[PDB]
Solved structure of RNA (Helix 5, 14, 15 (Small Subunit)) from Escherichia coli, 59 nucleotides shown. The reconstruction used 121,742 particles. It was solved by electron microscopy to 10.8 angstrom. It was solved together with Protein S12 (Small Subunit) and Protein L14 (Large Subunit).
RNA sequence: CCUAACACAUGC
RNA sequence: CUCCUACGGGAG
RNA sequence: GCAGUGGG
RNA sequence: UUGCACAAUGGGCGCAAGCCUGAUGCA
Repeated sequence: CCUAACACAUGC
Repeated sequence: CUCCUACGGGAG
Repeated sequence: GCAGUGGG
Repeated sequence: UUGCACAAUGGGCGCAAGCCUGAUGCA
C1' cells in the first nucleotide's frame, strides 16, 4: 500500500 | 476458510 | 474503520 | 505509531448536566 477486493492475533 | 468441542454441536 | 501482523 | 485528547469544530442521545465519538483536533 500505486501490488494481494490476499489472510488477518490484540485493543479500540 | 480459521478457531473452540465433553464430537452431540458451536464462533467468526 | 484507526493502530498494528503475515504475505506480495 | 498496536501514540494523546474531549480542549476546539461536527455528529448520536438528553430539558440539561454530561456521556459516547480511532469523525476529528493533534503528536